[PDB]
RNA sequence: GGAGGGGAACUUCUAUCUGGUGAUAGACGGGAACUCUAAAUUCCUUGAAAUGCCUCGCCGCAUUGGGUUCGAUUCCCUUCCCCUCCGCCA
Numbered sequence: 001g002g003a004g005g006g007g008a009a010c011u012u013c014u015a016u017c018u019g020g021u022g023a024u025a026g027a028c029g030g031g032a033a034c035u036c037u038a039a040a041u042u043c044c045u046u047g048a049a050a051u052g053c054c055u056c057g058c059c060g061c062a063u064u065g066g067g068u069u070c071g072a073u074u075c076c077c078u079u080c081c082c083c084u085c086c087g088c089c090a
Stems, first nucleotide, its partner, number of pairs: 001086002004083006012027006020070001028047001029045005049064005065077003
């Protein structure tokens, strides 16, 4: 160089599904209990965001490479990262 794959370019992560704004299990994180304290254990938790519109940022929604779609976490494209194979005869 050529072919395949796995990821990201919003959903704490990791896996599995899903065209209906994601779900399901685990792992963290945060809080509380226990203990003289820490660890282990037990109980609760829908939890990183970048922005916007009135609102005081309590919230309620909306956007996040580009397309198809009434709507894309899922389908397709364009890049970014990896992994494997080959790169032979001269």
The RNA (allo-tRNAUTu1) with a sequence from a metagenome has 90 modelled nucleotides. The PDB entry is titled "allo-tRNAUTu1 in the A, P, and E sites of the E. coli ribosome". The reconstruction used 631,624 particles. The structure was determined by electron microscopy at 2.6 A resolution and released in 2022. Rfam match: Selenocysteine transfer RNA.